Shown are 30 nucleotides from a PDB entry: RNA (TLC1) from Saccharomyces cerevisiae.
Entry title: Crystal structure of Ku70/80 and TLC1.
The entry is indexed under telomerase, telomere, protein-RNA complex, RNA BINDING PROTEIN.
Lineage of the source: Eukaryota > Opisthokonta > Fungi > Ascomycota > Saccharomyces.
Crystals were grown from: 0.2 M calcium acetate, 0.1 M imidazole, 10% PEG8000.
The entry also contains ATP-dependent DNA helicase II subunit 1 and ATP-dependent DNA helicase II subunit 2, not shown here.

[PDB]
Context: bound to proteins that are not shown
RNA sequence: GGACUUAUAGAUGGCUAAAAUCUGAGUCCA
Numbered sequence: 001g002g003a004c005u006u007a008u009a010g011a012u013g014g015c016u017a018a019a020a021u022c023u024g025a026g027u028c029c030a
Stems, first nucleotide, its partner, number of pairs: 001029006009023004
C1' cells in the first nucleotide's frame, strides 16, 4: 500500500469533566 476482522471496537479530550470528539486497532498478503 491492499484483503479480512473489529464499531458493545481503538483512541482523544478535559479548569475534574460533554449523553462531547476522532477513526482507530488487530491479523494476513507485496